[PDB]
Context: one part of a larger RNA, bound to proteins that are not shown
C1' cells in the first nucleotide's frame, strides 16, 4: 500500500470494543469583561502616456 | 502591444494629538529648534535658505530615587565535513569527479571549485491578540520640591591621613503637610447555598390490613378424588374430594396498574406514624467560577451461593418415584433435602441492556401524559353569583416517552440522534 495505529485521521446500538452504577485524587479542559474609536504627518510598491521615444 | 508619475488607487509601516508613559539625576557633540541685535543677488506657481549667542536636549555613558512572572509568534548569530536538494563543466555518454578553459603554444592567460535545508532547547531580538499569574480590603496602599524622622562614605574641604560636624546618601513604622472621582470587574437559560407550596410505588424504624395457600379441630353427606394427550405414581368405608364454623403459620402485596411515578444503579406498589433524605418548578434572595470529565482510591451493586442463629406455609437445583421412549439417570405427573424469609456477616456477578458513556451548543414538523408555575367576555359540588380543591382553554420550565418524514446520517436494518464527519478539530474518560 495502512484512514488495518488514527495529531493530521479510525471505530465502539447490531460486525471488535461503553466499566453495573455512583464519589473522587492526579491528569485533562475550563463563561464574559479593563484603550476602543477617531485626525495630522513622514517614509516604498506585479498598478492609464517623459509620445519627432515602433 | 515595446523601458511612465509628488493631481493617486489598495497595501505593508513608523511617528504625534486626542484625559494616552518615556519613575528620574548624573554634560555635554548646543531637542526632526514654539528666540530673528544681524542677514543672504539664483529678475512673479510651491519643497540646494550662510556666521543661528544663550535660551526646558527622552534620536546616549552605569551609579541606583530600576525592573511582576511566563507561554506563543518574528528576526538574527551559530547549528563539521561527507550525505541530500541544487548551480557550472561534453568524464567520449552516464554513475562519478572538482574538474577545466582559451592564444599564434615565440619560455602563458584566465573561470571556477556557487547556494539551500539541517527541526528541539540555549542565546539575543521586535510583538503584547490568544492563554495563565499578580497587585488596594481589618488597607500594612500609592504619590512629594511638606516635615531635628537611627544607622553608611568618599574628594576638595582647616599648616600633614582626622575614629567630631550640616548636608546630598534610603529603609519596616511618625505628628498627616495632605494631595485623590482614594482602592471591591457582571451575576454565566455555569455552579454551590438559602427560602416557599408541593410532588414520588425514593431510603430507613415501627405499625395495620388484605384475600388466597397448606395444615388442625369441629361438621354434613358417601366413593371416589388428584393429575395427563392418555395413564399411573398418592389419598380414600381408619369419610378420603367437596360444604360450613373457626384456628395457627409463613410468604405475598392481584384487580386499580398505564408506552405511568421515583431512584446512581441495583431496584422500588396494602394502610397509619416517626427519621432524614431528593429533584423539578417559583424567587428582583446569598456566595462568586467555587466548574466538566475523571488513572490510583472508594460507597452501593438482582439472582444463585457460602458462615451462624431464627424462621420455615408455598414452590421447588440434589434426590425419589410414575409415565413416554430404542435408550430418558430429560421434557409430562406426584413427592421432596438445601433453598426460597429473616438477623449479624461474606461474595460483586448478570443478555446488570437503551447491547447506544459523561458534560455542553445548534438543528424538525405534531399529538399526548407526569411535576411545578403564569393567565382567563372559562366551568363546577358548596354563599343556586367566597379562597380552595376539580375540569376546560392558552402558555411556560422539567421529565419519562410517542407519531410523521428524514433535509442530515448510516453498510443496512434504522437513528431527532446513530444528525452539525474527507466542507473531516466544544471539553473529558474507558474500551477494539
Nucleotide at each position: 500500500a495502512a484512514g488495518u495505529u488514527g495529531u493530521u485521521g479510525c471505530a465502539g446500538u447490531u460486525a471488535a470494543a461503553a466499566a453495573g452504577c455512583u464519589c473522587g485524587u492526579a491528569g485533562u479542559u475550563g463563561a464574559a469583561c479593563u484603550u476602543u474609536g477617531g485626525g495630522c504627518c513622514c517614509g516604498g510598491u506585479u498598478g492609464g502616456c517623459c509620445g519627432g521615444u515602433c | 502591444g515595446g523601458a511612465u508619475u509628488u493631481c493617486c488607487a489598495a497595501c505593508g509601516g513608523g511617528g504625534c494629538c486626542u484625559u494616552u508613559c518615556c519613575u528620574u539625576c548624573u554634560g555635554g557633540c548646543u531637542a526632526a529648534c514654539c528666540u530673528u541685535g544681524a542677514g543672504u543677488c539664483c529678475u512673479u506657481g510651491u519643497g540646494g535658505c550662510u556666521c543661528u549667542u544663550g535660551g526646558c536636549g527622552a534620536a546616549c555613558c552605569a551609579g541606583g530615587a530600576c525592573u511582576u512572572u511566563u507561554a506563543c509568534u518574528u528576526u538574527g548569530a551559530a547549528a563539521a565535513a561527507a550525505u541530500u536538494a541544487g548551480a557550472g563543466u561534453g568524464u567520449u555518454c552516464a554513475a562519478a569527479g572538482c574538474a577545466g578553459g582559451c592564444g599564434u603554444a615565440u619560455u602563458g592567460c584566465u573561470c571556477g571549485a556557487a547556494u539551500a535545508u539541517a527541526u528541539u532547547a540555549g542565546c539575543a531580538u521586535g510583538g503584547a491578540a490568544u492563554a495563565a499569574u499578580a497587585g488596594a480590603a481589618u488597607a500594612g496602599g500609592a504619590c512629594g520640591u511638606u516635615u531635628g524622622g537611627u544607622u553608611c562614605u568618599a574628594u576638595u574641604u582647616u599648616g600633614u591621613u582626622g575614629g567630631u560636624u550640616u548636608c546630598u546618601a534610603g529603609g519596616a513604622c511618625c505628628a498627616u503637610c495632605g494631595u485623590a472621582a482614594u482602592g471591591a470587574u457582571u451575576a454565566a437559560u455555569a455552579g454551590g447555598g438559602a427560602c416557599g407550596g408541593u410532588c414520588g410505588g425514593g431510603g430507613g424504624c415501627a405499625u395495620c390490613a388484605g384475600u388466597a395457600u397448606u395444615c388442625a379441630a369441629u361438621u354434613g353427606u358417601c366413593a371416589g378424588a388428584g393429575g395427563u394427550g392418555a395413564a399411573a405414581u398418592u389419598c380414600u368405608u381408619g369419610g378420603a374430594u367437596u360444604u360450613a364454623u373457626u384456628g395457627a403459620a409463613g410468604a405475598c402485596u392481584a384487580a386499580c396498574u398505564a408506552c405511568u411515578g421515583c431512584g446512581a444503579a441495583a431496584g422500588c406498589a396494602u394502610u397509619u406514624g416517626c427519621c432524614a433524605a431528593g429533584g423539578a418548578c417559583g424567587u428582583u434572595u446569598u456566595c462568586a467560577u467555587u466548574a466538566a470529565u475523571c488513572a490510583a482510591g472508594a460507597a452501593c451493586g438482582a439472582a444463585a451461593g457460602u458462615u451462624a442463629g431464627g424462621g420455615g406455609a408455598u414452590c421447588g437445583a440434589a434426590g425419589a418415584u410414575g409415565a413416554u421412549c430404542a435408550g430418558a439417570u430429560a421434557c409430562c405427573g406426584u413427592c421432596g433435602u438445601a433453598g426460597u424469609c429473616u438477623u449479624a456477616a461474606c461474595c460483586a456477578u448478570a443478555a446488570a441492556c437503551u447491547a447506544u458513556g459523561c458534560c455542553g451548543a445548534c438543528u424538525a414538523g405534531g399529538g399526548a401524559u407526569c411535576g411545578g408555575g403564569u393567565g382567563g367576555u372559562g366551568u363546577u359540588u358548596u354563599u343556586u353569583u367566597a379562597a380552595u380543591g376539580a375540569c376546560c382553554c392558552a402558555c411556560u420550565c422539567g421529565g419519562c416517552a410517542c407519531c410523521u418524514u428524514a433535509c442530515g446520517a448510516g453498510a443496512a436494518a434504522u437513528c431527532a440522534a446513530a444528525g452539525u464527519c474527507u466542507u473531516u478539530g466544544g471539553g473529558u474518560u474507558c474500551u477494539g

Released in 2024, the model rests on electron microscopy data to a resolution of 2.2 A. Solved structure of RNA (18S rRNA, nucleotides 605 to 1107) from Saccharomyces cerevisiae, 486 nucleotides shown. Among the 74 different proteins in the entry, which are not shown, are 40S ribosomal protein S9-A, 60S ribosomal protein L28 and RPL5 isoform 1. An Rfam search finds the family "Eukaryotic small subunit ribosomal RNA" in it. Its family is annotated with ribosome and structural constituent of ribosome in the Gene Ontology. The family has 90 seed sequences and 75,755 matches in Rfam 15.1. For this family Rfam cites "Crystal structure of the ribosome at 5.5 A resolution" (Yusupov et al., Science, 2001). Entry title: Hypomethylated yeast 80S bound with cycloheximide, P-site tRNA, and A-site tRNA, messenger RNA, PRE.